[PDB]
Context: bound to proteins that are not shown
C1' cells in the first nucleotide's frame, strides 16, 4: 500500500516479523551486434610518460581549470565596503 | 556611478545522544581612568558522536603538524598507468579540427580542460539467422513426472519439508517467470 | 508520527510554580 | 460526621499480686514436648489495643482517617502545569534512649515426612509502642489523569 | 459498542506509551541510602510474547440426590499360607512365533510322543500340489472378527434462529426458538410368565488385539527367507498369575444312598 | 487326618508311552 | 499320555498386608453329559440336586448425575511446569596490572629597535621559547561473573484446580534449590448468594 503470510485446539484484538514494488554496487552461471550514458574500494604508497605557456626584452599567466570528500554548520540574504570589468 | 565580489557587521543554516545538566568568565556601562556583576542554559548551553552540503551546482582540501616562519621529509586527491589494499580492479590513445582559458596590436602558440577514439551487461535505446541462458515449481506466489534417499543427504525470504508411495532434498521430465541476462547477498525507498 | 494508556507498553504513589498554554472565568 | 497536631483520660479484655479452694493445666483430626513459681473464684492493676454504633460512605492531597475531653485547624473568588525544584508518602527496616500485656520474623524444643531447613504444637527474641533522625519502598490499583460537558 | 470488564463520548491539557526476552539488569550521576533507591541501556537470541473469550477434558472442585453386590458399616464362601495341576517371567537349550493394567496370564489350543510344526540339525529339490511360492518385514497400510468404556445414553442428515452474520449456542407446559428423517437405548424377539437371564448396545476412545485364520497394499526373496526327507527342542538354583485337593470331628472307612456299625 | 505327587506292576490307544 | 493295582504314608495346626466373587434356586457343597483326539488339562462349555446368610443406616470414604466455580492442561494431569548442582555453546559485564592506538596542548607567554640621507630621490629594517609512559578515549585480560540458546542427566514439586498450606506486592530474615515464615497492602481468589 488494493495488500498478503506467520502467534491458538479453536475464535477475536493487539503486536512484531517477512513478502509482493523499484532502484544501485558486488558474487555466482552464462552472453550476438550497432549507438549512448556512466565507470578505484582506500586522504595508503607511488616506477614511468605528459598536464603552462606567451611575448620585441617589460609584464602577464603558472591564485584559474582539472581532481578529491579527509575535515565541517567560512556557502543564503541584508550592511558596509576593498581588489577587478566597462 | 553601473557589474562582479573578499574582509568586517547583523540574521539564518545537518543527524544522533540529556545515560552530556550545567557552561567556568562565556556580562554590560565608561572618552579615558575604572566601576558595576553578570552573561548562555531544560523553549537544551556546554559536551560526545556520524556525515561534504540545501547539486545549472556549491563548501572544504591540495603529503602531515587546524595554519608553515619553522619541522618532518620528499609528497600522482591532474590524464594514462603501478604496488598494497577489498566483495568492488577501464588505455602507460590522437590532436588542438571544434569550445573554453593564458597571452600577443597581430596572423598565432599552448593546453591529459576539451574534442574525438580504445576498455566495461552499469543503464538506457534499436536489432540479430547460425546464438539463450538464470531462477523457479508445498502455501503466501506463476508452475513437477517418475526414480533415489529414508530426520540420513540435504533445503527454506517467513511458515516450514524429510524418520521407506518426498508435488518441499538430489537426479531426471515437464512447466511458469523474466529474458542478453537472471538473479544470491548487501545498502536504500522507511 | 494526527495511534493509544481498565485487562494486550502505557495516568508516571500524592500535592504546590514560573514562562505560558487553553477557553472550561 | 472517621483529616491533622498537642496535651490529658479510659469501658471491656490481658499480665502480675495476695487469699481460698482443686489435683492438674495447656495443646487438638489426633498426640507430644511444655507448665504444675499451674488452674478455678474474688479484689487491687497499663507507656498495648480501641466490641456494638458501621444495614452509616464523611474527613484527607495521597499515605491514611471509626474510644472520650479540650486546644490550634482542614490552601486558591478562572483552568492545566515542576523526572531541573519543595513538601509529603501504609507496611517493613535502620541510628539512638525508654516501655512491656499481646503477637511475632529468627532460633531452639516436640509432632510429620523418605527427607520437612515448611504447614500443626509449646517457648522466646528482633519488630509492631514512645520519643528523636534517617530511609522515601507497595499489587502506593478504584491498575480507569486535571478542568469543561454530553446520552 | 472487538472481547471482557465498570455503558459510549466531545473540547482542551499535561504525563505516558511504541514486539518478546535481556531488564524492578549493566554503566554512568545523584542521594544521611554502603546488601539500597531513583534514572536506565546494550550485545547475543527469538517468530513470536501478550490480552480476551469458546469448546472440551480434569480439580486432594463446591452444593444436592444417589450408588446396594458397590461407596461404607455390614453378610457369606473363597486367594494369598502347604502339595499337585497348567500358564507366564527368568534362566538354560542349536532350538517358534502371537496375548502382556483394567481390557495378558488352563490366552490363539473345544488342546503339541510323531504328525501338529511355522523351531533347530544334518542332507536333499530346481519352471516347484500351483499360469509357482514365502508362517518375509510392517496390526502405525488394511479388509476380516473383536476387546474396552457399556454394569452408557447418545450419535445425527437436512433446516431455522441467537451471538453487530466468532470459535460456538439454541433451556423454562401457568413455557422464553428450536424443528427434525435415520442408527442407539427402548420395543418386538429365545428360554419357563409381562419376571429374571439371554441376546443386544450406535456415533467415537484407546494408531488396544492378529499380516501367524485366511484374504491383502506396500518393500523384498526366488540358489532362498522357497520345497522335501530324517532325528531332537516343551529343563528348573528360582518367581507369579489361575484352578484342584486337604489341614478332619458338620469329620474319616464301610452298607445304605442319610433312624447303623467303627475310627479319631 | 493329608498326594490327582514319587518307585514297581498291568492296562488303554498308538509304528512308536 | 491315560486308566487300574500296588507300594508309600511328603510338607501340612484353615494363612499377615492385601484381595476376589455372589441378591435367591444366587452364593455354596455335590453329580452327569458334551466338545476336541487314535489316546488327552486338576481346563472350556453345558445340564442337574440340596440350599443359605445379608439387604437397613449413611455421605466419613470411592465414584456417578443435575446446577455450579476454577483453570497457565488441549497427544487433553500418565497434563504442563520453577529453581540449584553438573556438562557444552553464544554474547556480554566488572577487574590487579601490562601493551597498543588516539585527543588535546600556542585559543600561550617574554621581545627588540626608533638610524643614514636629501644641485632629482633614496639606503638600511630579517626576535625567542612549547613534548610529557603529561592529557583524553578505547581496545586487548591474570583472574570473577551474568544472561540467552541447546533432541532425551540430578535433586526436589514452588506454580497452573481452594494445584494439595489461595496466589502475588512491597520489606526483613531463614533455606540445598524451587522456596518457607513475619508485618501491611492487593484481587489479577473463593465463600455454594430467601429463610
Ligand atoms: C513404519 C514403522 C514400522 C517404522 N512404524 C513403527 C511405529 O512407529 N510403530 C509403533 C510405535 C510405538 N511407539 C514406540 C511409539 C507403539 C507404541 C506401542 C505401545 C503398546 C503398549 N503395549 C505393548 C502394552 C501399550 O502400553 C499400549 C496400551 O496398553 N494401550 C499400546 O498402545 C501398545 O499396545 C501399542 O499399540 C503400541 C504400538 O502399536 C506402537 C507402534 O505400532
Nucleotide at each position: 500500500a488494493u495488500a498478503g503470510g506467520u502467534u491458538u485446539g479453536g475464535u477475536c484484538c493487539u503486536a512484531g516479523c517477512c513478502u509482493u514494488u523499484c532502484u544501485a554496487u558486488u558474487a555466482g552461471c552464462u552472453c550476438u551486434u550497432a549507438g549512448u550514458a556512466a565507470g578505484a574500494u582506500u586522504a595508503c604508497a607511488c616506477a614511468u610518460g605528459c598536464a603552462a605557456g606567451c611575448a620585441u626584452c617589460c609584464c602577464c599567466g603558472u591564485u584559474c581549470c582539472a581532481g578529491u570528500g579527509a575535515g565541517u554548520u567560512c556557502a543564503c540574504c541584508c550592511u558596509c565596503u576593498a581588489a577587478a570589468u566597462c | 556611478g553601473a557589474u562582479c565580489a573578499a574582509a568586517a557587521g547583523g540574521a539564518a543554516c545537518a543527524a544522533g545522544c540529556a545515560u552530556c545538566a550545567a557552561g567556568c568568565a562565556c556580562g554590560c556601562a565608561g572618552c579615558a581612568a575604572u566601576g558595576c556583576a553578570g552573561c548562555u542554559c531544560a523553549a537544551a548551553a556546554c559536551g560526545c558522536u556520524u556525515a561534504g552540503c540545501c547539486u545549472a551546482g556549491c563548501c572544504a582540501c591540495a603529503c602531515c603538524c587546524c595554519c608553515a616562519c619553522g619541522g618532518g621529509a620528499a609528497a600522482c586527491a591532474g590524464c594514462a598507468g603501478u604496488g598494497a589494499u577489498u566483495a568492488a580492479c577501464c588505455u602507460u590513445u590522437a590532436g588542438c579540427a571544434a569550445u573554453a582559458a593564458a597571452c600577443g596590436a597581430a596572423a598565432g602558440u599552448u593546453u591529459a580542460a576539451c574534442u574525438a577514439a580504445g576498455c566495461u551487461a552499469u543503464a538506457c535505446u534499436a536489432a540479430c539467422c547460425c546464438c539463450a541462458g538464470g531462477g523457479u515449481u508445498g502455501g503466501u506466489c506463476a508452475a513437477u513426472u517418475u526414480c533415489g534417499u529414508g530426520c540420513c543427504a540435504g533445503c527454506c525470504a517467513c511458515c516450514g519439508c524429510g524418520g521407506u508411495c518426498a508435488c518441499a532434498c538430489g537426479a531426471u521430465u515437464a512447466a511458469c517467470c523474466c529474458a542478453a541476462g537472471u538473479c544470491a547477498a548487501u545498502a536504500g525507498a522507511a | 508520527c494526527c495511534g493509544g494508556c481498565g485487562u494486550a507498553a502505557a495516568g508516571a504513589g500524592u500535592g504546590u510554580u514560573u514562562u505560558a498554554g487553553a477557553u472550561c472565568a | 460526621c472517621a483529616a491533622u497536631a498537642a496535651a490529658g483520660c479510659u469501658a471491656a479484655a490481658a499480665c502480675u499480686c495476695a487469699c481460698c479452694u482443686g489435683a492438674g493445666u495447656u495443646g487438638u483430626a489426633a498426640a507430644a514436648a511444655a507448665c504444675u513459681c499451674c488452674a478455678g473464684u474474688u479484689g487491687a492493676c497499663a507507656c498495648a489495643a480501641a466490641a456494638u454504633a458501621g444495614a452509616c460512605u464523611a474527613c484527607g492531597a495521597a499515605a491514611g482517617u471509626g474510644g472520650c475531653u479540650u486546644u490550634a485547624a482542614c490552601a486558591u473568588a478562572u483552568c492545566u502545569g515542576a523526572a531541573c525544584a519543595c513538601a509529603c508518602a501504609a507496611u517493613a527496616g535502620c541510628u539512638a534512649a525508654g516501655a512491656c500485656c499481646c503477637a511475632a520474623a529468627c532460633u531452639g524444643g516436640g509432632a510429620u515426612u523418605a527427607g520437612a531447613u515448611a504447614c500443626c504444637c509449646c517457648a522466646c527474641u528482633a519488630u509492631g509502642c514512645u520519643u528523636a533522625g534517617c530511609c522515601c519502598u507497595a499489587a502506593a490499583c478504584c491498575u480507569c489523569a486535571a478542568c469543561a460537558g454530553u446520552u | 459498542c472487538a472481547a471482557c470488564a465498570a455503558a459510549a463520548c466531545u473540547g482542551c491539557u499535561c504525563g505516558c506509551c511504541a514486539g518478546a526476552a535481556c531488564a524492578c539488569u549493566a554503566c554512568g550521576a545523584g542521594c544521611c541510602a554502603c546488601a539500597g533507591c531513583u534514572u536506565a541501556a546494550a550485545a547475543c537470541u527469538c517468530a513470536a510474547a501478550g490480552g480476551a473469550c469458546c469448546u472440551g477434558g480434569c480439580g486432594g472442585u463446591g452444593c444436592u440426590u444417589c450408588a446396594u453386590a458397590u461407596c461404607c458399616c455390614u453378610c457369606u464362601a473363597g486367594a494369598g499360607g502347604a502339595g499337585c495341576c497348567u500358564g507366564u517371567u527368568c534362566u538354560g537349550u542349536a532350538a517358534u512365533c502371537g496375548a502382556u493394567a483394567a481390557a495378558c496370564c488352563c490366552c490363539g489350543a473345544u488342546c503339541a510322543a510323531c504328525c501338529u510344526c511355522a523351531c533347530c540339525a544334518c542332507c536333499u529339490c530346481u519352471u516347484g500340489c500351483u499360469c509357482a511360492g514365502c508362517c518375509u518385514a510392517u496390526a502405525u497400510a488394511c479388509c476380516g472378527c473383536c476387546a474396552u468404556c457399556u454394569u452408557c445414553a447418545g450419535c445425527a442428515a437436512a433446516c431455522c434462529c441467537u451471538g453487530a452474520u466468532g470459535a460456538a449456542g439454541g433451556c423454562u407446559a401457568c413455557a422464553a426458538a428450536g424443528u427434525a428423517a435415520g442408527c442407539g437405548c427402548a420395543a418386538g424377539u429365545a428360554c419357563c410368565c409381562a419376571c429374571g437371564u439371554a441376546a443386544a448396545g450406535a456415533c467415537g476412545u484407546u494408531a488396544g488385539g492378529u499380516c501367524a485364520a485366511g484374504g491383502u497394499g506396500u518393500a523384498g526373496c526366488c540358489c532362498a527367507u522357497g520345497a522335501g526327507g530324517u532325528g531332537g527342542c516343551a529343563a528348573g538354583a528360582a518367581a507369579u498369575g489361575g484352578g484342584c485337593u486337604a489341614c478332619a470331628u458338620u469329620u474319616u472307612c464301610u452298607a445304605c444312598c442319610c433312624c447303623a456299625g467303627a475310627a479319631a | 487326618c493329608g498326594a490327582u505327587a514319587g518307585c514297581c506292576c498291568u492296562u488303554a490307544u498308538g509304528a512308536a508311552a | 499320555u491315560a486308566a487300574g493295582g500296588g507300594u508309600c504314608g511328603a510338607a501340612g495346626g484353615u494363612g499377615g498386608a492385601u484381595u476376589u466373587a455372589g441378591c435367591a434356586g444366587u452364593a455354596a457343597a455335590c453329580u452327569a453329559a458334551g466338545a476336541g483326539u487314535a489316546g488327552a488339562g486338576u481346563g472350556c462349555u453345558u445340564a442337574g440336586u440340596u440350599g443359605a446368610a445379608c439387604a437397613g443406616g449413611g455421605c466419613c470414604c470411592u465414584g456417578a448425575a443435575g446446577c455450579g466455580c476454577g483453570u497457565a492442561c488441549a497427544c487433553a494431569c500418565c497434563g504442563c511446569c520453577c529453581g540449584u548442582c553438573a556438562c557444552c555453546c553464544u554474547c556480554c559485564u566488572c577487574a590487579a596490572g601490562u601493551a597498543u592506538a588516539c585527543u588535546u596542548c600556542a585559543a600561550a607567554g617574554g621581545a627588540c629597535a626608533a638610524u643614514u640621507a636629501a644641485c632629482u630621490a633614496a639606503a638600511a629594517c630579517c626576535c625567542c621559547u612549547a613534548c610529557g609512559c603529561a592529557u583524553u578515549u578505547a581496545u586487548a585480560u591474570a583472574g570473577a561473573g551474568g544472561a540467552g540458546a541447546c533432541a532425551a542427566g540430578u535433586c526436589g514439586u514452588a506454580a497452573c484446580a481452594u494445584g494439595g498450606u489461595a496466589a502475588g506486592u512491597g520489606u526483613a530474615c531463614u533455606g540445598g534449590a524451587a522456596a518457607g515464615u513475619g508485618c501491611a497492602c492487593u484481587u489479577g481468589g473463593a465463600c455454594g448468594a430467601a429463610c
This is an experimental structure of RNA (12S rRNA) from Homo sapiens, with 928 nucleotides shown. The reconstruction used 143,725 particles. Ions in the entry include magnesium and zinc. Among the 80 different proteins in the entry, which are not shown, are Small ribosomal subunit protein uS3m, Large ribosomal subunit protein bL9m and Small ribosomal subunit protein uS5m. The 2024 paper behind the entry is "Structural basis for differential inhibition of eukaryotic ribosomes by tigecycline". Entry title: Cryo-EM structure of the human 55S mitoribosome with Tigecycline. Bound small molecules: tigecycline (T1C). Method: cryo-electron microscopy, resolution 2.9 angstroms. The entry became public in 2024.